An RNA structure (16S ribosomal RNA) from Escherichia coli, in which 32 nucleotides are resolved.
[PDB]
């Protein structure tokens, strides 16, 4: 990093 | 970072990379 | 790829 307390996108 | 909104609904998956 | 904290 392993993730919706999040991820792409406008 | 946050926030508005759509998305994907839990999957090794649009997850990580 | 690995990884399910």
């Nucleotide at each position: 990093a392993c993730a919706a307390u999040g991820g792409c996108g406008c | 970072a946050g926030u508005g909104c759509g998305u994907c609904g839990u999957a090794g998956u649009c997850c990580g990379g | 790829a690995a990884g399910u904290c």
It was solved by cryo-EM to 7.5 angstrom. An Rfam search finds the family "Bacterial small subunit ribosomal RNA" in it. Its Rfam clan is "SSU clan". Its family is annotated with ribosome and structural constituent of ribosome in the Gene Ontology. Among the 5 different proteins in the entry, which are not shown, are Energy-dependent translational throttle A (EttA), 50S ribosomal protein L33 and 30S ribosomal protein S7. It comes from the structure "EttA binds to ribosome exit site and regulates translation by restricting ribosome and tRNA dynamics". The sample was in a buffer at pH 6.9.